[PDB]
RNA sequence: GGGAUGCGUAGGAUAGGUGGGAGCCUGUGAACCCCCGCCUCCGGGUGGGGGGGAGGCGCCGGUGAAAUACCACCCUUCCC
Numbered sequence: 001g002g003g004a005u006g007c008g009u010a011g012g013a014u015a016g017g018u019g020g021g022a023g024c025c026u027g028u029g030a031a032c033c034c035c036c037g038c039c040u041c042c043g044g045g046u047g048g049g050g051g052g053g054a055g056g057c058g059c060c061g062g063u064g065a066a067a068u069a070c071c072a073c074c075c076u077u078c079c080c
Base pairs, nucleotide, nucleotide: 001080002079003078004077006075013068016074017073018072019071020070023057024056025055032051033050034049035048036047037046038045039044
Other pairs, nucleotide, nucleotide, family: 005076cWW007040tWS007041tWS007043cWH008065tHH009066cWW010015tWH010063cSS011013tHS011067tWS014044cHS015064tWS021069tHS022058tWS023069tSS026054tWS029052tWS029053tWS029054tHS030053tHS030055tSS031052tHS040043tWS041043cHS062068tWH063067tWH064066tHS
């Protein structure tokens, strides 16, 4: 310097903290399907590849102490 990791209950379900956020991502390839690595709290998460071929995500609403996108400074536990 890079990457991973972040799960009471309720809730789509795996919500680290706080601050920002009304939009964000998408032929630089959406949903969805499959393979592999890693991780796993055994629910899944995450990274890559492939298929697919044009949407998806957020706000709103719901649930919640806190709200999901997206961005910022940080903290936890690890790994190259």

This is an experimental structure of RNA from Thermus thermophilus, with 80 nucleotides shown. Rfam match: Bacterial large subunit ribosomal RNA. Gene Ontology terms of the family: structural constituent of ribosome and ribosome. The organism belongs to Thermus, within Bacteria. Ions in the entry include chloride, sulfate, sodium and magnesium. It comes from the structure "Crystal structure of mutant ribosomal protein T217A TthL1 in complex with 80nt 23S RNA from Thermus thermophilus". The entry also contains 50S ribosomal protein L1, not shown here.